[PDB]
Context: bound to proteins that are not shown
RNA sequence: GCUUCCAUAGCUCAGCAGGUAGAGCA
RNA sequence: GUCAGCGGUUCGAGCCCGCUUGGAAGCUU
Repeated sequence: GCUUCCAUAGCUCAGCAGGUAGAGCA
Repeated sequence: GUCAGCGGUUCGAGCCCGCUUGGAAGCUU
C1' cells in the first nucleotide's frame, strides 16, 4: 500500500430477514 | 442514547450502501 473482520450510556460486549435501544454502575 | 463522524437507501438504519476517522489480522496467481 492492498484486502478482510472490530468501534454502542466516562467501561466488559447484549442486540436483529432493517420495527424506533437491553443490562453490570456513583 | 451525537449507537466513532457524515451523507445515502428506506415508511423506518446499531444492522444495508458510500465516504472520512481511530484498532486488529492476512497479503502464494